[PDB]
Context: bound to proteins that are not shown
RNA sequence: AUUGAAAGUUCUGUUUCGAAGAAAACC
DNA sequence: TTTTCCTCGAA
Numbered sequence: 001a002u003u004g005a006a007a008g009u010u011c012u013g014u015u016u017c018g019a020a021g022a023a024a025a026c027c
Numbered sequence: 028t029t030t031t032c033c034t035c036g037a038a
Base pairs, nucleotide, nucleotide: 015038016037017036018035019034021032022031023030024029025028
C1' cells in the first nucleotide's frame, strides 16, 4: 500500500521405414 | 564432357 488487494494455460507424443553417379578415353 | 533421373505415403 494506488479499481488497488488473491490466481502456472498444466499434464501426455520418434518424421519412420529404402535407394551404387555408373559405364567409355595415352599428354 | 558428353545420356539418364531430379521422391513416393500416412498421419
Source information
The PDB entry is titled "Post-targeting aCASCADE Type IA CRISPR_Cas Surveillance Complexes". An RNA structure from Saccharolobus solfataricus, together with DNA, in which 38 nucleotides are resolved. The entry is indexed under aCascade Cascade CRISPR CRISPR-Cas Cas Cas5 Cas7 crRNA TypeI-A, DNA-RNA HYBRID, RNA BINDING PROTEIN-RNA-DNA complex. It was solved together with CRISPR-associated aCascade subunit Cas7/Csa2 2 and CRISPR system aCascade subunit Cas5 1. It was solved by cryo-electron microscopy to 2.94 angstrom.